[PDB]
Context: one part of a larger RNA, bound to proteins that are not shown
RNA sequence: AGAUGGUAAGGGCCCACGGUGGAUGCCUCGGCACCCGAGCCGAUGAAGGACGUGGCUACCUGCGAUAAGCCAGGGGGAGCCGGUAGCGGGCGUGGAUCCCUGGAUGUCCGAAUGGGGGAACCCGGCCGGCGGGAACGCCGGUCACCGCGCUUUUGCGCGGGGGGAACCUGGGGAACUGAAACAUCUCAGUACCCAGAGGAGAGGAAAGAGAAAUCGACUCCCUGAGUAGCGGCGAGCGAAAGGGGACCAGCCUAAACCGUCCGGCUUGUCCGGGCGGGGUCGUGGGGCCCUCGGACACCGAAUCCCCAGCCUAGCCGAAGCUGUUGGGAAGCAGCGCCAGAGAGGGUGAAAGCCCCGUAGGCGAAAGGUGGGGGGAUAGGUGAGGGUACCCGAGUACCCCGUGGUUCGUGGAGCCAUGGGGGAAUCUGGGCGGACCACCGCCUAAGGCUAAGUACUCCGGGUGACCGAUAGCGCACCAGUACCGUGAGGGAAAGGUGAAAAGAACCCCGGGAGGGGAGUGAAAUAGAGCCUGAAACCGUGGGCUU
Numbered sequence: 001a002g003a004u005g006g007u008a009a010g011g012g013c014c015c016a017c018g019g020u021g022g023a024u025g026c027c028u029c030g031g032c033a034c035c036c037g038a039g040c041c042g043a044u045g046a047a048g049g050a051c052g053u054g055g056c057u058a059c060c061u062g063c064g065a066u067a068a069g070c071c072a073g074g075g076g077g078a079g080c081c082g083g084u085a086g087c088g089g090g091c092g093u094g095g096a097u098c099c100c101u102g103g104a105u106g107u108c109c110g111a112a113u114g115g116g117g118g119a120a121c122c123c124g125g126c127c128g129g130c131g132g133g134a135a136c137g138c139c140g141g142u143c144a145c146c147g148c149g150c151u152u153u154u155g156c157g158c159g160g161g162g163g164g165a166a167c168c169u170g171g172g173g174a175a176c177u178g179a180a181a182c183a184u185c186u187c188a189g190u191a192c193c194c195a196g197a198g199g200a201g202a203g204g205a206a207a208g209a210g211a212a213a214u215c216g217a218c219u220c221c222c223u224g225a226g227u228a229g230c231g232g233c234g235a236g237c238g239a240a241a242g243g244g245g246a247c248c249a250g251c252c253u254a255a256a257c258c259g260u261c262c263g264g265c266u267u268g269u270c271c272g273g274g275c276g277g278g279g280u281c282g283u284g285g286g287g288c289c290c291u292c293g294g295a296c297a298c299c300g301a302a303u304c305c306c307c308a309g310c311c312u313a314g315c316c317g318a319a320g321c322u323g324u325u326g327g328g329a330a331g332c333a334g335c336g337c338c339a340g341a342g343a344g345g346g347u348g349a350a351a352g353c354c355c356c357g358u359a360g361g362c363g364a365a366a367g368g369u370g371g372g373g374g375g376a377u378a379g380g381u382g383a384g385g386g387u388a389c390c391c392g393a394g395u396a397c398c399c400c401g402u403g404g405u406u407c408g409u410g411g412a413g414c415c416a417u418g419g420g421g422g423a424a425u426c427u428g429g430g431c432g433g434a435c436c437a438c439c440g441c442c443u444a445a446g447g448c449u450a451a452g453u454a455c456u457c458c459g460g461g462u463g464a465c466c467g468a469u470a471g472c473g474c475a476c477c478a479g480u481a482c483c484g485u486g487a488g489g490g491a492a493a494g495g496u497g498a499a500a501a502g503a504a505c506c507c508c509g510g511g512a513g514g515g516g517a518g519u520g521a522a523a524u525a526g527a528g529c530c531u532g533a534a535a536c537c538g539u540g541g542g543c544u545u
Base pairs, nucleotide, nucleotide: 010545011544012543013542014541015540016539017538018537019536025530026495027494030466031465032463033462034461035460036459037458038456039455040163041162048109049108050107051064052063053062055087056086059083060082070103071102072101073100074099075098079091080090081089114123115122116121124143125142126141127140128139129138130137131136145160146159147158148157149156150155167198168196169195170194171193172192178185182232208215209214219246220245221244222243223242229237230236250448251447252446253392257277258276259275260274261273262272263271264270282426284391285390286389287387288386289385290384291383292382298380299379303376304375305374306373307372309369310368311367312366314362315361316360320335321334322333323332324331336353337352338342344356345355397421398420399419400418402416403415404414407433428443429442430441431440432439482489483488502529505516506515507514508513
Other pairs, nucleotide, nucleotide, family: 008009cHS008010cHS020535tHS021534tHS022532tSS022533tHS023532tWS024531cWW028029cHS028467tHS028468tWH031471tSS042111tWS045111tHS046112tHH046162tSS047110tWS049120tWS052067tWS054057tWW054060cWH054082cWH057059cHS059477cWS061068cWH066069cSS069105cWS073365cSS074313tSS076097tHS077078cHS077095tSS077096tHS078092tSS078095tHS079096tSS109119cSS131133tHS133135tWS144161cWH164165cHS164198tWH165199tWW166199cWW166455cSS167454cSS168201tSS173189tWS173191tHS174190tWH175188tHH176187tHS177186cWW178235cSS179234cSS185234tWS185235tWS185408tWS189190cHS198200cSS199454tWS200453tWH203218cSS204217cSS204450tHS205249cWS205449tWH206216tHS207429tWS208441tHS209441tHS210211cHS210212tHS211432cWS217451tWW218452tWW224241tHS225240tHH226227cHS226238tWS227239tWH228238tHS229406tSS231234tHS231235tHS231408tWS234408cWH235408cWW246452cSS247451cSS248450tWS249450tHS250302tWS254280tWH254391cWS255279tHS255390cSS256278tHS256286tWS282443tHS284426tHS295297cHS300378tHS301377tWH308370tHS313363tHS317341tWS317359tHS318338cSS318341tWS319352tSS319353cSS319357cWH325329tWH326328tHS326349tWS328348tSS329331tHS330350cSS340359cSS341358cWS343357tHS346354cWW347351tWH364365cHS364366cHS370372cHS388389cHS393424tHH394395cHS394422tWS395423tWH395445cSS396422tHS405413tWW407410cWS407412tWS410411cHS410412tHS417418cHS424445cWW456457cHS456458cHS466470cSS467475tWS468475tWS468494tHS470475tWH473478tSS474478tSS478492tHH479480cHS479490tWS480491tWH481490tHS484486tHS484487tHS496500tWH496525cSS497499tHS497501tHS497522cWS498520tHS498521tHH499520cWS500523tWW501519cSS501525tWW502526tSS502527tWS503517cWS503526tHS503527tHH504517tHS509511tHS509512tHS518526tWW519523tWH520522tHS520525tHS532533cHS
């Protein structure tokens, strides 16, 4: 003079084991959907609340000063004194707890209603009672307003008032959108506001439909039909008839005319109000006359009564033992059994015969419901011929302004009606898409009427519905916690194990937490504990810088 090993402050990859975190799987006291069922509450004080209520009670539930309950009837049959453990006390086969029914009690607020008020609080009048009770206080009654009727009034009776998820009717009634701009048009008589009604609501017995010698209340479904039509004939909108089904129902009045009571007055043999009778219809009906008249002769409720059935508790229910593996049988094995029951769930794992049940079959003193079946009522039972008396008025009808319908000015009828004008009573009047004539259809200006239909807060039954980021916002003490002044917004959070057997006691520690011991089949099932992925944080190792 040469040389390629080697150090790892740390880093990197691979592995092992843990920590964290809570995916995945199985779970389900829950939600979702559809389908049955059932469907209103209140001043006899609702809905919803406040406060209170336990021997000790934070919250929830239940109750209301009789306060987790009081009386009675019914059901049930060994356990009870809710979610309850606990100290500390009790009740029960002489039949409790518990469930169903009816009552009792039901502080305060709330339509809230004696008055007031910043809901759950204040303050009164009158009548009666407590206390020495006259001053004061408490307790029980009772006092809001409005509308009907009685009726002067004084007063008296009935009712009304709010709440209700959707559903329903009525009174009002958008816009974004669409028209690839936009105003008529569309969205839509939708969203929404208001009033009202109810288990439904509405509608409802032809002044209809519209072509059929036709149909014959209304509602609801299917067709008719994306038709006929409407439309800046653009976007788009969109019938009825008939046919096939569900269901079935029909009636009460006003007025002619007759009677009555009351008040007007000109007491007029009239005015009009209330009653009662009469009368209810369209092949027109009825009134009033005159003939016929011979009905304990038939109809018969939507009303009432009683039943069955149904609802609100329940009850009876067939048939298995043994061995074996195992922490544990229900698995497997041997040999049986029931079945009008082999749906399902549970029991340490997989079970027709262990438990609860299932098929099938029973059950109501009380309260509901209830012509489904019976009855009983109210109510209804004629022809002829005359008269021409009456058949719903500020209406029909016409014009102007609009709405409805498929109809947006259209040839614009029909049905409603804000304005103006303004009839008739069947020798009437409306309609059949201008109008006219024929032929037809139907009876407006009074009311009521089950069923078929709609909905789902509530109870039940089902699911090629979810399975805790799903399913309701809530499987959990959620419309809570939190947010906002308020209207209002709105979470997260489920799982030990078969059984608490939930770890005595010892050891370190102030405790926490651990290590032993002990329980268990398992404790990396040890308690926000089944399984427990990934990111992420570590310890140890291998290779490598």
Notes
Released in 2014, the model rests on X-ray crystallography data to a resolution of 2.95 A. Shown are 545 nucleotides from a PDB entry: RNA (23S RIBOSOMAL RNA, nucleotides 6 to 525). Entry title: Thermus thermophilus Ribosome. The 2013 paper behind the entry is "Structure of EF-G-ribosome complex in a pretranslocation state". It holds a match to the Rfam family "Bacterial large subunit ribosomal RNA". The family is grouped with related families in Rfam's "LSU clan". Crystals were grown from: 0.1M MES PH 6.5, 5.8-6.8%PEG20K, 30-120 MM KCL AND 0.8-2.5% GLYCEROL.